[PDB]
Context: one part of a larger RNA, bound to proteins that are not shown
C1' cells in the first nucleotide's frame, strides 16, 4: 500500500490484530473516552559524517578600497653658501 | 695651487605671471579687478617602500567501540600469528632518523665471562698467579636470529667507502626494496691458492617538480656563435599527517542553512551483566556462660534486572525529555493487618526467620524537584515493575533556541551540564481497545408474561474504649492471649424527612432613564437575572440510612493421631484430624449471542391461493 | 414461497420521578394521562382601590391580605380525532405410549 484489523505468551531485525501455540469473539450502528494503530504534520534545529555552505572574528594566509612616504611631472626668475663640468687667465 | 662668462643640481631663504582662494550692481559659473592672500606647498597624472580585518578570497588533515579532549601517522626487533609465508586490535614490550678516516679491504697472530686457593696500600669486586672454565662472554647502540675453526681481543700495509655492467632469483597492486655468479679497465693485501664492488645480519629513510654547483659539447628556430635548454655526477625536504594536495592558512556560530546517516551518540527498548539490589554455603570471633537468641570477619555459590555502565540491534523521511497533577493495574525480596516456629520468648513490650499480595497505607514546611530533612497523627505511614505507567489526558517548575546580565575562559568573535530574569506545549478519533445505547438476525410455529444460574463483576481496611479481669503471669512495678459487647474513622451504595446549598423571574423592596397622554399604578433595559432580600419541587453535601460480616469446605508455613523400613523413635514412606485477612462457597448486580441459545404459566389456531 | 386475518404488536397522538438519539414506562373517550379549572399545601408577607391621621415623607385601616414554577388530590372545560402498518399455520429421523 490494501485490508475480511481481537486477548495472552512466545518468536521475528530486539516492543507483533498480520508468525507459533492457547483463549475469546454473532451481523451493524450512535454517543462517549484516549492506552495502541513505533497514530499525524515537518525526508531530526539535537548529534555525526560532506575534502558541502554561509554570518562573524584576530597577532591564521593572500591580495585590496583607504592612506603615509622617496622619485619624476604640472612647475616658474632670483638672490645665497656651493662636494664639481666647459673655454676661460698672473 | 689658480675665478669672471657660468652651472648639472641639492639646500633653507625669498619672489608672482603657473596654479589654489577670497571680497566687490553681476548669490553655481564666466569677466575685469584701486584690487586680497597662500604659492612653486598643496591638490592631481605614473612610479618606490611601509601600514592597511576597513573591505574581498580562502585554509583549518585522518584514525577514533559517536565526536572532542589525551594519545597515534615512517623505519626495526620480539610475542601474539594457531610448528610453511602471511595476517587485525586506541593488543602486549623495546629502539631509529645515527655513527666508524678506521668500528672498512687484506694480512698475520692472540680467545672470552665466572668461581676457588694465594698474594704490595686493594681486599664483596682493583692488578698477578697457577686449576677449573660449547660459553654462563663480546659483537658501537633495540631485540631476535647467528657465533669457539670467529663475525670477538691485537698489530702491518692500503683503499674494492671503485668506474662501465649484470646470468638468475627473493619480494611487492604498483611504484620501490633485497641477494647475486661471471665479464671488462684498472688498482689493494697475499708467497701463493685466493679474497675485495663497505660494515654479522635485519633500523639510520624520501617519489616527482623546481632549483644551485662542477663536466660534457647533445640541442640551440636563416647561417657561424652566444643567451637558454639536455646529458652525467653531486647539493637543497621532522614535504615526520613520513605514497608526500598550493610556493603560501588559524578559530566561531546559540543567528544559522543545504545533503546524508539508525552506517553514529544523547531517551526508551534490547542483549550482557562488572557495578547495583537482594538471598544462600562454611563458620574465627562477639553474645558473662553456648558460633548460630540475635550478629558474623577472611573466603565462597546464584537469583533479580529498579543503578551506573558496557555494546550500538530496530528507530535520525522524528519513538517529546526530568518533575507535578489525573487514573489506575501489576510482582513481592511483606511497611499495616491475618495464621505459625524460635527466642538471650515470665506478663507486658519486643527481637528474628517461615506462611500469606485481601484490603489497606494521613495532612502539611522546604526544593521544578525524583529522593531527602523537618511538622503533626498514624494499625501502617512498603520496595518496585508498567518507554525511569500515563503531555493526540492537563499541566510546564527543571531542562535543551533566540533577549540580557554576573562569576569564570578567550586577543576576538564567543564558551561550561555554572548561577540569574524572560520565553507560541498543533478545535474534529479511522481502526484496535475501552464506558453506554440502539437496530438486525439468530434460539423449527405466532405471541403475553414469570424465571433457573453456566459464567462473569463488586465487595475484602483498620483503630479506640468496656467485660472477661486488676483475673493468669509477676518480688514488686505493672498487667495479659482465648471469648464477648460498644462507639469511630476513612471508603462506598442509596436517599432528600432532618440541617444547609442553589434553586435566570414563584414572591417582595430599591435606583437611573425610557414608555404605556398626565396622576395613581406597571412594563422594559442597566447580564448572557440591574441589584438586594427570602425561597417551593427538583438536583445536591459538608446533611442522613445502610454495608465490609456470621457460619461452612479445601489449603499455607505450622501442629499433632495410628506408624513402618530398623524387635527403638520418627506428623510420612500408605493413610487420618486441625490450622489464614489468602483459595472456593455464602453477600450484592449482571447474565441463555451459555449459537450447548435453558424451565414453567397463558393464549391464537390449523385458512386461502 | 406468498397473500386476507387470529392472538398480539407497532405507526401515531398526551405526558414520565425513562432519557443524547434510540431504548423503556403511563394514558388514548367502556378516558383522569397531561394541560386548564376548584379545592387545599407551601412560599413570600400585608395587594390595587378607598378611608383615615399628617404641611409632607410616610404611618393606619379595609387586609394571615395580595400575587403564585415545578406539590397533594378533585373535575370531562382542552387535546389524546381518525384511522393505517406488521403478524402463526408450524422439517425430518428414530424411540416410546395410546390410537
Nucleotide at each position: 500500500g490494501a485490508a475480511u484489523u481481537g486477548g495472552c505468551u512466545g518468536u521475528a531485525a530486539a516492543g507483533a490484530u498480520g508468525c507459533g501455540g492457547c483463549c475469546u469473539a454473532c451481523c451493524c450502528g450512535u454517543a462517549g473516552c484516549a492506552g495502541g494503530a513505533c497514530g499525524a504534520a515537518a525526508a531530526g534545529a539535537c548529534c555525526c559524517c560532506g575534502u558541502g555552505g554561509a554570518g562573524c572574528u584576530u597577532u591564521a594566509c593572500u591580495a585590496u578600497a583607504g592612506u603615509c612616504u622617496g622619485g619624476c611631472a604640472u612647475u616658474g626668475g632670483g638672490a645665497u653658501u656651493c662636494g664639481g663640468g666647459u673655454u676661460u687667465c698672473u | 695651487a689658480g675665478a669672471a662668462a657660468c652651472u648639472u643640481g641639492g639646500a633653507u631663504u625669498u619672489c608672482u605671471a603657473a596654479c589654489c582662494u577670497g571680497a566687490a550692481a553681476a548669490a553655481u559659473c564666466a569677466c575685469u579687478u584701486u584690487c586680497g592672500g597662500g604659492g612653486a606647498c598643496c591638490g592631481u597624472g605614473c612610479u618606490u617602500g611601509g601600514c592597511g580585518g576597513g573591505u574581498a578570497g580562502u585554509u583549518u588533515g585522518a584514525c577514533u567501540g559517536g565526536g572532542g579532549c589525551g594519545g597515534u601517522c615512517g623505519c626495526c626487533u620480539c610475542c601474539c600469528a594457531a610448528a610453511a609465508u602471511g595476517u587485525a586490535a586506541c593488543g602486549g614490550a623495546g629502539g631509529c632518523g645515527c655513527c666508524c678516516a678506521a668500528a672498512g679491504g687484506u694480512c698475520a697472530c692472540c680467545u672470552c665471562a665466572a668461581g676457588a686457593c694465594g698474594g704490595u696500600u686493594g681486599g664483596a669486586a682493583a692488578u698477578c698467579g697457577u686449576c677449573u672454565g660449547u660459553a654462563g662472554a663480546g659483537c658501537g647502540c633495540a631485540a631476535a636470529g647467528g657465533u669457539a675453526g670467529a663475525a670477538g681481543g691485537u698489530g702491518g700495509c692500503u683503499u674494492g667507502a671503485c668506474u662501465g655492467c649484470g646470468a638468475g632469483a627473493c619480494u611487492g597492486a604498483c611504484a620501490c626494496g633485497u641477494c647475486g655468479a661471471g665479464c671488462a679497465g684498472g688498482g689493494a693485501g697475499g708467497a701463493a691458492a685466493c679474497u675485495c664492488g663497505g660494515g654479522c645480519u635485519u633500523a639510520g629513510u624520501g617519489a616527482a617538480c623546481c632549483g644551485g654547483u662542477g663536466g660534457u659539447a647533445c640541442c640551440g628556430u636563416g647561417u657561424g656563435g652566444a643567451a637558454g635548454g639536455g646529458c652525467c655526477a653531486u647539493c637543497g625536504a621532522u614535504c615526520a599527517a613520513c605514497g608526500g594536495a598550493u610556493a603560501a592558512a588559524a578559530g566561531u556560530u546559540a543567528c544559522c542553512c543545504c545533503g546524508g546517516g539508525g552506517a553514529u551518540a544523547a531517551c526508551a527498548g534490547g542483549c550482557u551483566g562488572a557495578u547495583c539490589u537482594c538471598c544462600c554455603c562454611c563458620g574465627a570471633g562477639a553474645g558473662u556462660c553456648c558460633a548460630u537468641a540475635u550478629c558474623g570477619g577472611c573466603g565462597g555459590g546464584g537469583a533479580g534486572g529498579u543503578u551506573u555502565g558496557g555494546c550500538a540491534c530496530c528507530u535520525c523521511g522524528a519513538u517529546g525529555u526530568c518533575g507535578g497533577c489525573u487514573c489506575g493495574u501489576c510482582g513481592c525480596a511483606u511497611c499495616c493487618u491475618g495464621g505459625g516456629g524460635c527466642u538471650g520468648a515470665a506478663g507486658a513490650a519486643g527481637g528474628u526467620c517461615c506462611c500469606a499480595a485481601g484490603g489497606g497505607u494521613u495532612g502539611g514546611g522546604c526544593u521544578g524537584u525524583u529522593c531527602g530533612c523537618c511538622c503533626a497523627u498514624u494499625a501502617a505511614a512498603g520496595c518496585g515493575g508498567c518507554a525511569c505507567g500515563c503531555g493526540a489526558g492537563c499541566u510546564g517548575g527543571g531542562u535543551u533556541c533566540a533577549g540580557a546580565a554576573c562569576g569564570u575562559c578567550g586577543u576576538g568573535a564567543g564558551a561550561c551540564a555554572g548561577u540569574u530574569c524572560g520565553g507560541u506545549c498543533u478545535c474534529u478519533a479511522u481502526c484496535c481497545g475501552c464506558u453506554a445505547c440502539g437496530g438486525g438476525c439468530g434460539c423449527a410455529g405466532g405471541a403475553g408474561a414469570a424465571u433457573u444460574g453456566a459464567g462473569g463483576g463488586g465487595a475484602g481496611u483498620u483503630g479506640c474504649u468496656c467485660c472477661u479481669a486488676g483475673u493468669a503471669c509477676g518480688a514488686g512495678a505493672g498487667g495479659a492471649c482465648c471469648g464477648g459487647a460498644g462507639u469511630g474513622a476513612a471508603c462506598g451504595g442509596a436517599c432528600c424527612g432532618c440541617u444547609g446549598g442553589u434553586c435566570u423571574c414563584c414572591c417582595u423592596g430599591c435606583u437611573g432613564u425610557c414608555g404605556u397622554a398626565c396622576c395613581a399604578a406597571c412594563g422594559g433595559c442597566a447580564c448572557a437575572u440591574g441589584c438586594a432580600g427570602g425561597g417551593u419541587a427538583g438536583c445536591u453535601a459538608u446533611g442522613u440510612c445502610c454495608g465490609g460480616a456470621a457460619c461452612g469446605g479445601a489449603u499455607a508455613a505450622c501442629c499433632g493421631c495410628u506408624g513402618a523400613a530398623a524387635g527403638c523413635a520418627u506428623c510420612u514412606a500408605a493413610g487420618c484430624g486441625g490450622g489464614a485477612a489468602g483459595c472456593c462457597a455464602g453477600c450484592c448486580c449482571c447474565a441463555a449471542g451459555a449459537u450447548g441459545a435453558g424451565u414453567u404459566c397463558u393464549c391464537c389456531c390449523a385458512c386461502u391461493g | 414461497a406468498a397473500g386476507g386475518u387470529a392472538a398480539g404488536a407497532c405507526u401515531c397522538c398526551c405526558g414520565g420521578a425513562a432519557g443524547a438519539c434510540c431504548a423503556c414506562c403511563g394514558g388514548g373517550u367502556u378516558a383522569a394521562g397531561a394541560g386548564g379549572c376548584c379545592a387545599g399545601g407551601c412560599g413570600u408577607g400585608c395587594a390595587c382601590g378607598c378611608a383615615u391621621a399628617g404641611c409632607a415623607a410616610u404611618g393606619u385601616g379595609u387586609u394571615c391580605a395580595g400575587c403564585g414554577g415545578a406539590c397533594u388530590g378533585g373535575u370531562g372545560c382542552u387535546c389524546a380525532u381518525c384511522a393505517g402498518u406488521c403478524g402463526a399455520g408450524g422439517u425430518c429421523u428414530u424411540g416410546a405410549c395410546c390410537a
Solved structure of RNA from Deinococcus radiodurans R1, 798 nucleotides shown.
Among the 26 different proteins in the entry, which are not shown, are 50S ribosomal protein L33, 50S ribosomal protein L24 and 50S ribosomal protein L29.
Method: X-ray crystallography, resolution 3.22 angstroms. The entry became public in 2021.
Ions in the entry include magnesium, sodium, calcium and potassium.
Rfam match: Bacterial large subunit ribosomal RNA. Its Rfam clan is "LSU clan". On this family, see Yusupov et al., Science 2001: "Crystal structure of the ribosome at 5.5 A resolution". Rfam links the family to the GO terms structural constituent of ribosome and ribosome.